[PDB]
RNA sequence: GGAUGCUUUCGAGCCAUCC
Ligand code: 53D
Numbered sequence: 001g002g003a004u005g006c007u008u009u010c011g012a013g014c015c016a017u018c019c
Stems, first nucleotide, its partner, number of pairs: 001019004005014003
C1' cells in the first nucleotide's frame, strides 16, 4: 500500500484483520 467483516430494530451502526 492492497485485500478481506460483524451486529441489523432496515435507519444503518461498529472502525479490526489478513497480505
Ligand atoms: C473489519 C473491514 C472492512 N471492507 C471497516 C472491510 C472487517 C472489515 C468490500 C470490502 C469495504 N471493502 C474493503 C470494507 C474492505 C473498518 C475478532 C471480530 N473481531 C475483530 C474483527 C476485525 O473490524 N475486523 C474496516 C474488522 O472485518 F471486508 C474492519 N473493516 C471487513 C471488510
Record summary: Method: solution-state NMR. The entry became public in 2023. Solved structure of RNA (RNA-C-3AU-uucg) with a sequence from Mus musculus, 19 nucleotides shown. The work is reported in "Interaction between a fluoroquinolone derivative KG022 and RNAs: Effect of base pairs 3' adjacent to the bulged residues" (Ichijo et al., Front Mol Biosci, 2023). The PDB entry is titled "Interaction between a fluoroquinolone derivative KG022 and RNAs: effect of base pairs 3' adjacent to the bulge out residues". NMR data were recorded at pH 6.5 and 288 K.